The RNA, together with DNA, has 26 modelled nucleotides.
The entry also contains FAB S9.6 Heavy Chain and FAB S9.6 Light Chain, not shown here.
The work is reported in "Structural basis of R-loop recognition by the S9.6 monoclonal antibody" (Bou-Nader et al., Nat Commun, 2022).
The depositors describe the entry as "Crystal structure of monoclonal S9.6 Fab bound to DNA-RNA hybrid".
Context: bound to proteins that are not shown
RNA sequence: CUUGUCUGACACG
DNA sequence: CGTGTCAGACAAG
Numbered sequence: 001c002u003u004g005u006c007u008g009a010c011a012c013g
Numbered sequence: 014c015g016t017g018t019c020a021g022a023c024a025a026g
Stems, first nucleotide, its partner, number of pairs: 001026012
Other pairs, nucleotide, nucleotide, family: 013014cWW
């Protein structure tokens, strides 16, 4: 750098 | 139930 993600928050529908 | 923004982390190609 690209791909597959994890996570917390807030907004919104 | 879902959707978007924001960042901090990851494993692997």

Crystallisation conditions: 30% PEG 1000 0.2 M sodium narrate. Method: X-ray crystallography, resolution 3.1 angstrom. The entry became public in 2022.